Context: bound to proteins that are not shown
DNA sequence: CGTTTTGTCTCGGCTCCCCGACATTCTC
DNA sequence: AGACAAAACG
C1' cells in the first nucleotide's frame, strides 16, 4: 500500500410535500390629511 | 379666524377571500425550464441503445435477471 | 460632493443514492 | 455573521 466483510461519526447531492411573510384587486369596520360643500361662533 | 355635517382623493390599521412570488419562454403530460459547474463554439455536463424472460400490482407504471 | 449608516425573507416533515475519516476481522 | 448597495447625512 490494495481489496473484501462488520460497525461509528461527518459530509455531498437529488427528490415529494407543509406553514407563514411580503406586495396587489376586492370587501366589512375604524381612524389621520387635504379639497370640495354646507350649518354655526 | 374658530366649531359641526355630505362627498371625493391620499395614507392606513384588524379581519376574510383571491392574484403573484425571481424577469420571463414551453406544453396539455396528471411535463416543464430559469440563481450550480465549464467556457467562446452562445456550445454543453447536470436525462440518455437494443432486444429477450421474468415479479409488482384496478391498470397507467415500476423492480429485477439474460446477451450484444 | 463626500462620507457614514443601515438593512438584507422566515420557518416545518421524511426518502434515497454517493463519498470519505476513524476503529475490526481476514487475504495478497 | 459578512459585505454590498444605497439611503442617509454633513
Nucleotide at each position: 500500500g490494495a481489496g473484501a466483510a462488520u460497525g461509528u461519526c461527518g459530509g455531498g447531492g437529488a427528490g415529494c410535500c407543509g406553514a407563514g411573510g411580503u406586495u396587489g384587486u376586492g370587501a366589512a369596520u375604524u381612524g389621520c390629511u387635504u379639497u370640495c360643500a354646507a350649518a354655526a361662533a | 379666524u374658530u366649531u359641526u355635517g355630505a362627498a371625493a382623493a391620499g395614507c392606513a390599521a384588524u379581519u376574510c377571500a383571491c392574484a403573484a412570488u425571481a424577469a420571463g419562454g414551453a406544453u396539455u403530460a396528471u411535463u416543464c425550464c430559469g440563481u450550480u459547474g465549464u467556457g467562446a463554439a452562445a456550445a454543453c455536463a447536470u436525462u440518455c441503445a437494443a432486444g429477450g424472460c421474468g415479479g409488482g400490482g384496478c391498470a397507467a407504471c415500476u423492480c429485477g435477471c439474460c446477451u450484444u
This is an experimental structure of RNA (sgRNA) with a sequence from a Chryseobacterium, together with DNA, with 147 nucleotides shown. The work is reported in "Pro-CRISPR PcrIIC1-associated Cas9 system for enhanced bacterial immunity" (Zhang et al., Nature, 2024). Taxonomically the source falls in Weeksellaceae (Bacteria, Pseudomonadati, Bacteroidota, Flavobacteriales). Method: cryo-EM, resolution 2.46 A. The entry became public in 2024. The entry is indexed under Cas9 complex, DNA BINDING PROTEIN, DNA BINDING PROTEIN-DNA-RNA complex. The PDB entry is titled "Structure of CbCas9 bound to 20-nucleotide complementary DNA substrate".